[PDB]
RNA sequence: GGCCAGACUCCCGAAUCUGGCC
Numbered sequence: 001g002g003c004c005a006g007a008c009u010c011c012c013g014a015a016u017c018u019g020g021c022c
Base pairs, nucleotide, nucleotide: 001022002021003020004019005018006017007016009015
C1' cells in the first nucleotide's frame, strides 16, 4: 500500500474508523 468482518455517515450498501493477512 490492497483487501476482509462490525457501525454510523455518506451523493455511490463505493468511501471512512479499528485489528488482521501479504

Released in 2006, the model rests on solution NMR data. This is an experimental structure of RNA, with 22 nucleotides shown. The work is reported in "Translocation of a tRNA with an Extended Anticodon Through the Ribosome" (Phelps et al., J.Mol.Biol., 2006). The entry is an ensemble of 20 models.